[PDB]
RNA sequence: GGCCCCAUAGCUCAGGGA
RNA sequence: AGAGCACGCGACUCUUAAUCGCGUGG
RNA sequence: CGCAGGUUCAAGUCCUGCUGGGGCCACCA
Numbered sequence: 001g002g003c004c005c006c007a008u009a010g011c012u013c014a015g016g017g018a
Numbered sequence: 019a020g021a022g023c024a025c026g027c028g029a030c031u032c033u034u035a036a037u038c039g040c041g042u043g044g
Numbered sequence: 045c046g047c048a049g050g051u052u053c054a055a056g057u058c059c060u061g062c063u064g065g066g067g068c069c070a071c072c073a
Stems, first nucleotide, its partner, number of pairs: 003067001005066002007063001008015001010023004024042001026040004046062005
Other pairs, nucleotide, nucleotide, family: 004066cWW009010cHS009020tHH010043cHS015056tWS017018cHS019044tWS020044tWH025041cWW051055tWW052054tHS055057tSS
């Protein structure tokens, strides 16, 4: 490259509505 | 929009280490 | 709350473009 799933404070991962 | 360490203010004890927190930090 | 967006009375929550990346696949000639 064509398939994902994550990007969160100095380091670490929670987050599913006003 | 959270809890745990991080650097800070504590409550403890004769003095410390832990501790229970108060917070700062998105 | 990764940036530019849009729907929305409203998002770190939805989706798209863009950005720094880690895990999956092929055989006989």